[PDB]
Context: bound to proteins that are not shown
RNA sequence: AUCCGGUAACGAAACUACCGGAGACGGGUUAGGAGGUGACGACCUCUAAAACCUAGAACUUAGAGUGCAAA
RNA sequence: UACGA
RNA sequence: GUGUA
RNA sequence: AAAGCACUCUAAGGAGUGGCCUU
DNA sequence: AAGGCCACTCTTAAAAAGCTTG
DNA sequence: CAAGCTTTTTAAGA
Numbered sequence: 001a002u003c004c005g006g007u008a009a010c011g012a013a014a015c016u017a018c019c020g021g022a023g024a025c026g027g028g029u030u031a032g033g034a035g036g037u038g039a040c041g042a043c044c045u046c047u048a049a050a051a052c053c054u055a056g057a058a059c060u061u062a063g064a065g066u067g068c069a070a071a
Numbered sequence: 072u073a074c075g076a
Numbered sequence: 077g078u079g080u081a
Numbered sequence: 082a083a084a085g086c087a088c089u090c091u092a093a094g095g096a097g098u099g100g101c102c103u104u
Numbered sequence: 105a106a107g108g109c110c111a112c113t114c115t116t117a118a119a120a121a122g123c124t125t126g
Numbered sequence: 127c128a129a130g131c132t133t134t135t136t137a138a139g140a
Base pairs, nucleotide, nucleotide: 002022003021004020005019006018007017008016025056026054027053028052033046034045035044059094060093061092063090064089065088066087067086068085073080074079096113097112098111099110100109101108102107103106104105114139115138117136118135119134120133121132122131123130124129125128126127
């Protein structure tokens, strides 16, 4: 800071509020999920991400498969 | 979590 | 009792 | 074993550039 | 900054200026 | 000073 849906008010609104999710252009780096004893948590590892930096990839809509990360 | 002198 | 998976 | 990443499919589409007008 | 409309989708022969050679 | 060659850019084309 925005969209959808719902709750009330005899199909409800960008100042009426409340309730549940979405998402943040592409690349560098933060915090979140998961694993030595598939105990917790201490450290370690896969992943990934907005504040900030950046001359920078990509036809679109629904699903179904495969293939994940090791001590 | 479980074995043993 | 005590180690260690 | 989870968030999430990548590849292949089926089926449905599949033309943009520039200017102007309007808010 | 964003949604709607209108038009278009170009091929080829040559003139003339600049550069190289002795 | 003379000539060849290359390269932008013109211009007609219904």

An RNA structure from Guillardia theta, together with DNA, in which 140 nucleotides are resolved. The PDB entry is titled "Guillardia theta Fanzor (GtFz) State 3". The organism belongs to Guillardia, within Eukaryota. The entry is indexed under Fanzor, Eukaryotic, RNA-guided, nuclease, Gene editing, RNA BINDING PROTEIN-RNA-DNA complex. The reconstruction used 328,609 particles. Released in 2024, the model rests on electron microscopy data to a resolution of 3 angstroms.